The RNA (P-site Peptidyl-tRNA fMEAAAKC-tRNAcys RNA-part) from Thermus thermophilus HB8 has 73 modelled nucleotides. Rfam match: tRNA. By type it is a transfer RNA. Rfam's curators write: Transfer RNA (tRNA) molecules are approximately 80 nucleotides in length. Their secondary structure includes four short double-helical elements and three loops (D, anti-codon, and T loops). Lineage of the source: Bacteria > Deinococci > Thermales > Thermus > Thermus thermophilus.
C1' cells in the first nucleotide's frame, strides 16, 4: 500500500428503523 | 439485552457466601429518513490476511 472486519455503559459481550 | 459488578435493604458477633430491590450506553463529524446505536459517506484507532517473477 491492497482487501476484509470491529468501536455499546464499571468490565466482558448481544439483538434491534420506533420496544 | 444479559452475566459479573456498583448502590439501598435483609441475614450474620463481624466479613464472605446467600436473599430482596435498584441501576450507569452506543468513537466523532456529515447525510437519508416522520423517526438513526441501527441504513449511507468521511475521519480516527484497533485487529486479520496479501505484498510475488526477477
Nucleotide at each position: 500500500g491492497g482487501c476484509g472486519c470491529g468501536u455499546u455503559a464499571a468490565c466482558a459481550a448481544a439483538g434491534c428503523g420506533g420496544u | 439485552a444479559u452475566g459479573u459488578a456498583g448502590c439501598g435493604g435483609a441475614u450474620u458477633g463481624c466479613a464472605a457466601a446467600u436473599c430482596c430491590g435498584u441501576c450507569u450506553a452506543g468513537u466523532c463529524c456529515g447525510g437519508u429518513u416522520c423517526g438513526a446505536c441501527u441504513c449511507c459517506g468521511g475521519a480516527a484507532c484497533g485487529c486479520g490476511c496479501c505484498u510475488c517473477c526477477a
The depositors describe the entry as "Cryo-EM structure of the wild-type Thermus thermophilus 70S ribosome in complex with mRNA, A-site Q230-N5-methylated Release Factor 1, and P-site 2'-deoxy-A76-fMEAAAKC-peptidyl-tRNAcys at 2.13A resolution". The reconstruction used 617,938 particles. Method: cryo-electron microscopy, resolution 2.13 angstrom. The entry became public in 2025. The work is reported in "Mechanism of release factor-mediated peptidyl-tRNA hydrolysis on the ribosome" (Aleksandrova et al., Science, 2025).